Released in 2022, the model rests on cryo-electron microscopy data to a resolution of 2.4 A. This is an experimental structure of RNA (28S rRNA, nucleotides 3030 to 4114) from Xenopus laevis, with 941 nucleotides shown. Ions in the entry include magnesium and zinc. Among the 77 different proteins in the entry, which are not shown, are Rpl32, 40S ribosomal protein S3a-A and 60S ribosomal protein L27a. Lineage of the source: Eukaryota > Eumetazoa > Sarcopterygii > Xenopodinae > Xenopus. It comes from the structure "Cryo-EM structure of the Xenopus egg 80S ribosome". The work is reported in "A molecular network of conserved factors keeps ribosomes dormant in the egg" (Leesch et al., Nature, 2023).
Context: one part of a larger RNA, bound to proteins that are not shown
RNA sequence: ACAGCCAAGGGAACGGGCUUGGCGGAAUCAGCGGGGAAAGAAGACCCUGUUGAGCUUGACUCUAGUCUGCAACUGUGAAG
RNA sequence: UUUCACUUACCCGGUGAGGCGGGGGG
RNA sequence: CUUCUGGACCCAAGCGCCCGG
RNA sequence: CGGGCGCGACCCGCUCCGAGGACAGUGGCAGGUGGGGAGUUUGACUGGGGCGGUACACCUGUCAAACCGUAACGCAGGUGUCCUAAGGCGAGCUCAGGGAGGACAGAAACCUCCCGUGGAGCAGAAGGGCAAAAGCUCGCUUGAUCUUGAUUUUCAGUAUGAAUACAGACCGUGAAAGCGGGGCCUCACGAUCCUUCUGACUUUUUGGGUUUUAAGCAGGAGGUGUCAGAAAAGUUACCACAGGGAUAACUGGCUUGUGGCGGCCAAGCGUUCAUAGCGACGUCGCUUUUUGAUCCUUCGAUGUCGGCUCUUCCUAUCAUUGUGAAGCAGAAUUCACCAAGCGUUGGAUUGUUCACCCACUAAUAGGGAACGUGAGCUGGGUUUAGACCGUCGUGAGACAGGUUAGUUUUACCCUACUGAUGAUGUGUUGUCGCAAUAGUAAUCCUGCUCAGUACGAGAGGAACCGCAGGUUCAGACAUUUGGUGUAUGUGCUUGGCUGAGGAGCCAAUGGGGCGAAGCUACCAUCUGUGGGAUUAUGACUGAACGCCUCUAAGUCAGAAUCCCCCCUAAACGUGACGAUA
RNA sequence: AGCGCCGCGGAGCCUCGGUCGGCCUCGGAUAGCCGGCG
RNA sequence: CGCCGGCGGGCAGAGCCGCUCGCCUCGGGACCGGAGCGCGGACGAAAGGGGGCCGCCUCUCUCCCGGAGCGCACCGCACGUUCGUGGGGAACCUGGUGCUAAAUCAUUCGUAGACGACCUGAUUCUGGGUCAGGGUUUCGUGCGUAGCAGAGCAGC
RNA sequence: GCUGCGAUCUAUUGAAAGUCAUCCCUUGAGCCA
RNA sequence: UUUUGU
Numbered sequence: 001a002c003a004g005c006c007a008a009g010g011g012a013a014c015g016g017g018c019u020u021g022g023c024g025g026a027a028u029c030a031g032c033g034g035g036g037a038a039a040g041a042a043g044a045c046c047c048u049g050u051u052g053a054g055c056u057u058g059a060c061u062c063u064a065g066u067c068u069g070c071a072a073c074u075g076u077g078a079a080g
Numbered sequence: 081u082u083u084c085a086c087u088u089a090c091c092c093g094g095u096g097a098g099g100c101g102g103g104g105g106g
Numbered sequence: 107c108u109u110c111u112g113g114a115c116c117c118a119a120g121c122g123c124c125c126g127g
Numbered sequence: 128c129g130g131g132c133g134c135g136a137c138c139c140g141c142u143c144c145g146a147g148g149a150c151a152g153u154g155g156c157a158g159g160u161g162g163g164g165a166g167u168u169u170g171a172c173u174g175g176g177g178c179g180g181u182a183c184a185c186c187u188g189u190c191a192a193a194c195c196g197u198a199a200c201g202c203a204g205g206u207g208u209c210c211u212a213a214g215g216c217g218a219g220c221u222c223a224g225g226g227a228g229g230a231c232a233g234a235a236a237c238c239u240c241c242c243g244u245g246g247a248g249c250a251g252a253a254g255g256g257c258a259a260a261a262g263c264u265c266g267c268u269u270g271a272u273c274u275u276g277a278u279u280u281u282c283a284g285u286a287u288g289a290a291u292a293c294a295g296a297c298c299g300u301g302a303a304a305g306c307g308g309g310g311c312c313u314c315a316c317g318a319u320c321c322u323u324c325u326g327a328c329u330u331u332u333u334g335g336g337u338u339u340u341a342a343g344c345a346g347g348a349g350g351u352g353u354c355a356g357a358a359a360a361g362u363u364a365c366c367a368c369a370g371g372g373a374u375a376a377c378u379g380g381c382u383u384g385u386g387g388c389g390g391c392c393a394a395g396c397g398u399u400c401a402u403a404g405c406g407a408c409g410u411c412g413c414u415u416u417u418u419g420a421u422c423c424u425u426c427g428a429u430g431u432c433g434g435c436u437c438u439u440c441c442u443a444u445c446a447u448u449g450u451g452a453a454g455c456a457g458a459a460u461u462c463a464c465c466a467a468g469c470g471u472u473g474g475a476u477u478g479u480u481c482a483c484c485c486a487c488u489a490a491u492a493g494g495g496a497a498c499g500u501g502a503g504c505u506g507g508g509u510u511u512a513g514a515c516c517g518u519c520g521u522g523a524g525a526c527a528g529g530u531u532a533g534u535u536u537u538a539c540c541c542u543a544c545u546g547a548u549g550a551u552g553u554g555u556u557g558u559c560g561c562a563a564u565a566g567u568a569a570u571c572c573u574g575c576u577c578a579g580u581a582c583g584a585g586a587g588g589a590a591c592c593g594c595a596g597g598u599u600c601a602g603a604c605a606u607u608u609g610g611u612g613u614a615u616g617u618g619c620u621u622g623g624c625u626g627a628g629g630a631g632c633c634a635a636u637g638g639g640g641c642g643a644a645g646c647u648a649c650c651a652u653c654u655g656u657g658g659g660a661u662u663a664u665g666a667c668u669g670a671a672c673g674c675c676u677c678u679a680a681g682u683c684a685g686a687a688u689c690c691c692c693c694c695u696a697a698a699c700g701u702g703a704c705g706a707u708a
Numbered sequence: 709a710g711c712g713c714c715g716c717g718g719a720g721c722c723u724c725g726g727u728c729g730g731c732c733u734c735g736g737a738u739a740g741c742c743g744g745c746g
Numbered sequence: 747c748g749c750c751g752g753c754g755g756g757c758a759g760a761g762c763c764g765c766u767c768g769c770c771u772c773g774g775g776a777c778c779g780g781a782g783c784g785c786g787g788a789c790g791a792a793a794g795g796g797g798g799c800c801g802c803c804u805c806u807c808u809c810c811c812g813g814a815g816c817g818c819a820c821c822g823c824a825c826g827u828u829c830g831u832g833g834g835g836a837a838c839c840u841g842g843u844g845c846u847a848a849a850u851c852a853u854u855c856g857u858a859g860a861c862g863a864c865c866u867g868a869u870u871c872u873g874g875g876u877c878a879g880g881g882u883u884u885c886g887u888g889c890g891u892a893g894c895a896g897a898g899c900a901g902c
Numbered sequence: 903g904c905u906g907c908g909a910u911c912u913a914u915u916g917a918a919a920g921u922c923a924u925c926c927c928u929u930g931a932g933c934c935a
Numbered sequence: 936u937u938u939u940g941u
Stems, first nucleotide, its partner, number of pairs: 002016001005022005027548005034542003038537002046371004051367002053363004059167005065160006072153002075086002078083003090147001092145003100140004120134007170183001171181002179200001185205005207354001208250001209310002214268007222246001224242006248257002253313003270297001272296003276293001277291004285355001298307003321349006330342002379423001380421001382419001384418001386414006395405002432507001433505003437499001438496005445470001447468001449464005472486003476482001513531001515529002517526003554707006561700001564696003569599001571597005582587001600655004608648004616641002619638002621634005657691003664684004709846006718838001722834002729763002741752006767817003771813001774810003780805001782803001785801003789796001847939003853867001856864001872935003876931003879927003883920002890914004895910001898907005
């Protein structure tokens, strides 16, 4: 997806479909919440990626700012 | 190389840039 | 040249000189 | 009668007046500082990951299954060195250890002899090799030198590292043959770029020449241990993306170490007596309600702990039914059997399963069902973001340490189940029945009597029938009692409104008292049941097997189990019969 | 006017399957059975 | 209870029974007296009886073994030979007999229900609900009127 | 003494009101079948 | 008010 009754077996180790059995009768109503490993979302948990980001420092490499030195703007005079 | 001075660049404050400095007079 | 007061304070008095009617 | 000027109100002058001043400051370089900020990084392997380890470059023994090769975070170890000799050569010598001896002198000092296949040593780990050697000692030495190519090993048959056999020089050594271009062999090590050193030359230094400088050729070294060689700290639960069931946490699956449970053997315990009840030293199983191991399914999601609720299942039976056994006198209890029909409770504390305690009770047995059960619930725990404390980190933060607050979404679809129409074919239609099959239900206790009896020395202390009730459950039911009550039935009453009385209304049922009917409550009341074959077991007859024997053939008794009746339903089952336009 | 029985109604039109002689019968025993006759 | 007889079942399912292509003729063997869209009577209830039976009846029968006669003899060929006058349809035309109903909807009831469904009633012997009455029961003593009951107070 | 007002009280008055809509009647009326 | 036959 097609779909819709189960048990067991095997199987991608919990079938609705295959296997062997149980068996199976139109169209439906109101309920119901066992099941459909129900729906809702390309798991946020875990790991991987030579993918990031936020933040932090004793990470690598820089930087604004700030401190400091030199000559320039920078003249006049005295003394040591 | 240090310090004391100078003003003139530069810098700051005040003000409607209102009397500054030097002399005179009284 | 303004210290006593919760006042007032300017736009010249005065003199000298000169021009107009 | 009007107006102007001067003095009044001095003159002169170069900066308005002061404070600074060639210092602050400015522009340009240089050094320091600089998570304020920017960019980036924060290895890999890995029975998930991290931590640990290096199994990441190498070596020995083994694994490895007799060529070689051969894996794991297989096993036992070694390595980032050491050596001017511990390299090379020649010569002589023989070791470990033991016996017998010899002043001090002894279990170990040194001297001597004998034995001594190496049992010593050879720098190191191990293996191999090695005796007039490769060991020890001694004297000459620098083959650990300068070169070209080939070859072996790891191998892609690339590089490096480490090796092999030559050749051309120049040497060492020995009388010489020879031997030696490092260590007895198997490990002990490093690309490009860059720097540095050495060497060589018709080498360049750009229109020529000279000298510096720089570049190049060739050979070394400076190093990448993640060792075929980026330049590299975290944190994130505020997190994001790509993915992954290649990979963890939750179920299932394999496994059962561990956990639980059960045999066998019989040392011993049981005063004596192995097995009434037990079972050491050993040993064989089972279970999947512990945990672990594994990682097969799921990461384009299987909602995840407990409780509550609710049904069914298992027996490894706590109680009840029927039995066997005793260290069963009675009573109580213990063991075992048929056996899961029935029941297994109410509470304090804890989120807790699990424990613990209080009582009650016939007993208060143990488990499964995706550690049953979140579109069933409840969010207490856990399990986002807020926050506190402790420990930890310099920090951001971390903590399966504690604490507090923290959105629990959707069913109307398909089955399943619950009931409700109807469908089925015998003409239509109706009444009265049958019935397959399916469901199935009762349960436990107390008091009285037996009976102060049996039993026992006593103390104590039953049982069958019978009798009166009760527990749990089931199906009903409302006469009675209780409850509801909007007959909105009838009174009472508050506020307001209808002019007042009267009669009424309004306040989302104004409020309240009592209350018919109905519904409803172990909160009232009523009812709840018979057989059959047999299990366990105890027996009969009777062999096998002259006896014995419950068994072999044949028989008996026999239960909360099982089947059935009773009871509920009524089939693509149905009978009789009525009426049939 | 419909409709049910009874004239192998008496003749016809569409459809669906087979099938290709009957047995009209004891109970049963199986280490015994069956038939007949008092 | 005897006796006799039969058993690899011969009173046998290894079986029994039925089974000439027609139509007429021998009479040789039989008395097969057989054949019914025939009329009656016994026997059937576990899922009821026959293609059967004894009876009465009509006509001219049946089987075996031997002769005489006719037939489309379709020329070698398949689906032949039965049950079958079969089981189911919608429509026909025929002659004997027979009768002339129910369900459902709406409505109603409330012993019932979400909705359907279910229990009920529904015309002249009369029935049906609607009002009324009585009974039962619930609350509880109405309006009005009367009072020399009424704490009292206010007027004459 | 009279009269007015005055919650309540007394008698009429177990009166009044409701009563099947899912209550009983062997009972009355008027309707429809 | 709708239907029902061997």

It holds a match to the Rfam family "Eukaryotic large subunit ribosomal RNA". For this family Rfam cites "The comparative RNA web (CRW) site: an online database of comparative sequence and structure information for ribosomal, intron, and other RNAs" (Cannone et al., BMC Bioinformatics, 2002). Gene Ontology terms of the family: structural constituent of ribosome and ribosome.